[PDB]
Context: bound to proteins that are not shown
């Protein structure tokens, strides 16, 4: 860097969002580079 998970905070969208589009904090792994 990418992936999975746990807890928390937000913006947008929407008749209606924990359930869609995104942003963000902490923590736990995992993968590639041999």
């Nucleotide at each position: 860097g990418g992936a999975a998970g746990u807890a928390g905070a937000u913006g947008g969208u929407u008749c209606a969002a924990g359930u869609c589009c995104a942003u963000u904090u902490a923590c736990u792994u995992c993968c590639a580079c041999c």
An RNA structure, in which 34 nucleotides are resolved. The work is reported in "How the CCA-Adding Enzyme Selects Adenine over Cytosine at Position 76 of tRNA" (Pan et al., Science, 2010). The structure was determined by X-ray diffraction at 1.98 angstroms resolution and released in 2010. Protein in the same entry: CCA-adding enzyme.